The PDB entry is titled "The structure of the large subunit of the mitoribosome from Neurospora crassa". An RNA structure from Neurospora crassa OR74A, in which 780 nucleotides are resolved. It was solved by cryo-EM to 2.74 angstroms. The 2020 paper behind the entry is "Analysis of translating mitoribosome reveals functional characteristics of translation in mitochondria of fungi". The sample was in a buffer at pH 7.5. Among the 44 different proteins in the entry, which are not shown, are 50S ribosomal protein L30, 60S ribosomal protein L20 and Mitochondrial ribosomal protein subunit L32.

Context: one part of a larger RNA, bound to proteins that are not shown
RNA sequence: AUAAGCAGCUCAAGCAAUAAGAAAGCGAGAGCGUACCUUUUGCAUAAUGGGUCACCAAGUUAAUUUUAGAUGCGAGCGAAU
RNA sequence: UAGAUGUGCAUAGUUAAACCGAUCAUUAAAAUAAUGAAUAGUGUCUAAAGUUAGACCCGAAGCCUGGUGAUCUUACUAUAGUCAGGACUAUAAAGGUCCGAACGGGUUAUCGUUGCAAAGAUAUCCGAAGAACUAUGGUAAGCGAGUGAAAGACAACACUGACUAGGAUAGCUGGUUUUCUGCGAAACCUAUAAUAGUAGGCAAUUUAAGUAACAUCUUAGUAGGUACAGAACUUAAUCUCAGACAAGAUGUAGAUUUUCAUACCU
RNA sequence: AGGUAUGAAAUGCAUUUUUUUUUGUAUACAUCGGGGGAU
RNA sequence: AUUUUAUCGGUGAGUAUGUAGACUCGGAAUGACAAAGAUGAAUCUUGAAUAAUCAGACAUAGAAUGAUAAGGUUGUAUGUCAAAAGGGAAACAGCCCAGAACAAGAGUUAAGGUUCCAAAAUUAUUAUUAAGUGAAAUAAAGAAAGUUUUUAUAUAAGUCGACAAGAAGAUGGGCUUGGAAGCAGCCAUAAUUUAAAGAUCUCGUAACAGAGCACUUGUUAAAUCUUAAAAGCAUCGAAAAUUUAACGGAUCUAAAUAAUAUACCGAAACCUUGUCCAUAUGUAACAUUAGUAAUAA
RNA sequence: UAUUAAUGUUAUUUGAUGGGGUAGCAGAACGUUGAGUGAAUCUUAGAUUUUUUUUUUAUAACUAAAUAUAGAUGAUAACUCAAGUGAGAAUGGUGAC
Repeated sequence: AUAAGCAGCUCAAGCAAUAAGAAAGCGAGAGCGUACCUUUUGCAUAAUGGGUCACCAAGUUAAUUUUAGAUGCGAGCGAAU
Repeated sequence: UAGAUGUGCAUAGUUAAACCGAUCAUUAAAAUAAUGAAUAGUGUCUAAAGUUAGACCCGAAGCCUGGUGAUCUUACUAUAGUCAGGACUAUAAAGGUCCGAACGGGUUAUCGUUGCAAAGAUAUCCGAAGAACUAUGGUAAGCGAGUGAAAGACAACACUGACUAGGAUAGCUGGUUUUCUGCGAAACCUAUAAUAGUAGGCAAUUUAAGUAACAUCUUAGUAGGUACAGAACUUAAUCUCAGACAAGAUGUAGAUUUUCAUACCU
Repeated sequence: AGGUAUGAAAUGCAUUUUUUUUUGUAUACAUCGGGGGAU
Repeated sequence: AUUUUAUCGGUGAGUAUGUAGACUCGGAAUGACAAAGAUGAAUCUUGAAUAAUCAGACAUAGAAUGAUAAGGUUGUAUGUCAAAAGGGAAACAGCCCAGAACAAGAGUUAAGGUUCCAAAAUUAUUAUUAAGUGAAAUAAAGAAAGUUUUUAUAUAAGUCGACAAGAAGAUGGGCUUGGAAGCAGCCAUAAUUUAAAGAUCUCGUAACAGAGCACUUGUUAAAUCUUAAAAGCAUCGAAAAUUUAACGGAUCUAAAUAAUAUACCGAAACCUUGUCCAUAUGUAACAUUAGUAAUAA
Repeated sequence: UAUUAAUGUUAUUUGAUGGGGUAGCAGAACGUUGAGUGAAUCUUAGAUUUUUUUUUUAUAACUAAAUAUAGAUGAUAACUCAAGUGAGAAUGGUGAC
C1' cells in the first nucleotide's frame, strides 16, 4: 500500500514524556503554489548553465589628474633647514 | 655660531600673441561709442572618480622570432635479402606474359561503433620477375616550402602549411560573492566605416541655492483648418435645359353695329 | 348735316417672334463638328 | 448640292446628383501658447557631482502598407507590461480593477460575481425561447404554415377551407405554316352579352377535341377564430483527422435571454487597532565625553 | 551640586509625513582575516569545545545542556587601523562522494 504535491506555505485531527511539572518532532485531512540563474519585447518553458557537497575563484595597486566632506595654516600654503 | 640651500600652487587680469595692466582685447588713429572678461588659496586624511599601465575576471582563431623532429610517412641514396608450384611464348636463360601460395594490396559485403582494435574481424576480391616487395643505415622539412606517378598527399595526437618556447587582442559570449534603507529610468533624437558599438542630448541619481518654480482648474485672449459638413474653387462621373413674353406685321373665316378715310347724293 | 354703298379698323381663332426679310423688354445673343436618314 | 434628328463628341446655363491624401467657401471637440487668481503630494530651475539607455511588446482608436490577411511591417494619441505583486478574465507579461512595510477583523469597498465544485440570492418584477438554443472567444448569405408581439386588414352583407355546377357568343380573330382552331411565332386585343367568362395563365393534340385557372352562383359553416407585412427569440444552413472538446466541470427549462430593483460576497485597495522602517518638528529625561561655576557645616 | 555643548538613547508634541521595483545612483551597517591599546582583561569556583537548546527585532549575539579538559603557541569586550574580506551560478578549477 485508492494515490497524479518544485516536495514549501496557510488550516489542522491524531500519535508522542513509565511518574508531580514539562510537547520538541512526525503528521492524516482541506486549501494555495508550474525550480533557480542567464538572456530577452516576452521563459514552467521543450532557450542558456549546473550530479551533490567543501574549498580556490573577479573594480585591486601604482603614478598622474579631479571632486565632496572633514580638518591644519591662512594672502599665503607645503616642503626642507 | 651664522649664512645659504632644496620641485610646486596661489597672489591680476587681458589677447592668437607681446607690449600693456585694474585694466586689457577688436575698431588699419585715438577717443565710456559699442561688446566680453575681476576678489582665498594651499596641504593632509576618508571616500568616490578621469587618464596611463594586464586595469573587474575567464575565453580565440591566427601573426612574428628562435629552436626540435625524416625510428611514422614521401622521394632519393648505399649496402643486402626475398618471390611454393605450374602454364604459354622465340630461348636452358630475352615477357611492366598467364593461373596461383608466401608476401604485398584493400574491390565488395556483413559485423563492430563507450569496438579485441582512436582503423579490427570474417568472407570476397586484386597484383604476385616487377614502374615489385623487404631489412639496416644515410640525405632532404617549416620567412623562401621539404617530398609528392599530384589527393591541398605526406612531413612521428596536428598540415590550404607541423611541433615547441617567447610575445597578443577580442565593439563578441559567459561570469562578477553580505544585509538594511531612500530615490528610480530607457528601448527616442542627432552624429558616426554606423545599424550587436559609441558620443552628445532628452535625462535617472546625490544635496545645496533659488523659485514671479512646476502641475491642475477657472476666467479672458491667441495661433492653426482635422473630424464633420458642403459642391463654392479644383478632380471623376452622371442628370436637366439650351429657350419666353409684349407690341407690330401677315392671311383668314365672321357679325354688318360703331368710328375713320373716300366717290356721292341731299 | 343724314343716308345707299365703297375700303380700313375694332371683336374671336391662327400665323410671324431669340438674331430673321421684326422691333422692344428681360436674359449667358442661348451652341459647333461628325455620322445616319430624308430631299 | 440639299435638310432632318428625343444618335456620338464639344460649348453655354443649373442655389442639379454624387465623388475627395496633394478640393475646403463653412467648421468642432481635443491638444498647444501665454496672463492673472486659486489649489496641490516640491512634482520645477540652477550650482556642484555624475549614470544607465539607443531591436521594445501588447491593448484601444485612427491611418499608410499588405489582400479592408497575419500574434505582419511602419507613424500618431493613451495606457499597461517592461521594472508591478494582489482580485477578476477557467489556465493568462501587455485586457478590466488596484499600486504589496508587517499583523489582526464574519470590518468598508473596486472590478467581478452570489444552485454545487467555491466566499455570497436557488433574492424580487415583467416578457421571450423549447432549440441544452444558450449559460465568459456571436460563423454568413439564405430558406421555412416554429413561436410571440406590434401595426394594417377580412367576417352572419357568411370571412377562411372544402364540395357542387357554371366558366357563352361574333370566332377557327388576321398573318404565318404541311398544320397554328385561346395556348410555335408575328400584329391587333375600342367591342358584345352575361350571375359572371383573358382574342387567353398552366397541362394536353400532328392539328381539333379534352382537363384546370382567372372569374361567377349555391351548400356546409366560425360570434375574440381571415389574410399580409415588420420586429424579437429559435429551427436548418453548420463537414477533419488521440477524447465528450472553446458553458472550466457537475448540471440548469432557468441556474437561458431582454428590460429593471434590492441585499450580500468580494483584493496585500480602504478603515480601525498595534508593530517595523525612513525623514522632520519642538520638549523632557538617562548615559558618555569635554568645558564652566558651586562645595567643609 | 548646578550648568553649557556634542554624541548615543527612551519617551513625548504637531494625535507629523512617507512605504512595489530592473538598469542605475546614493546613504547606513554587519561579518571574515590580520594589527594597535595588550607586559591589558578573564579562565578546574571550567577559558575553550564546528552540536543541541533558550531568549532578544536578530545577515547577529545570548541562555542552558551534553562531551572532552587547558593556565598559555588559550580566548576576549570596546574603539580604531589595514585588506589575498563575504559565491546556487563562468559546458569554471581541485578534491571527496
It holds a match to the Rfam family "Bacterial large subunit ribosomal RNA".